[PDB]
RNA sequence: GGAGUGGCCGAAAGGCAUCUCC
Numbered sequence: 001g002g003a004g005u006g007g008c009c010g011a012a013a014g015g016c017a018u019c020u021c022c
Stems, first nucleotide, its partner, number of pairs: 001022004007016003
């Protein structure tokens, strides 16, 4: 980096807990 996609603060966009695969 491709991707996977769920904890909580939040209308949402999103912040926070951090994780897996390749």
An RNA structure, in which 22 nucleotides are resolved. Released in 2007, the model rests on solution NMR data. The depositors describe the entry as "NMR reveals absence of hydrogen bonding in adjacent UU and AG mismatches in an isolated internal loop from ribosomal RNA". The work is reported in "NMR Reveals the Absence of Hydrogen Bonding in Adjacent UU and AG Mismatches in an Isolated Internal Loop from Ribosomal RNA" (Shankar et al., Biochemistry, 2007).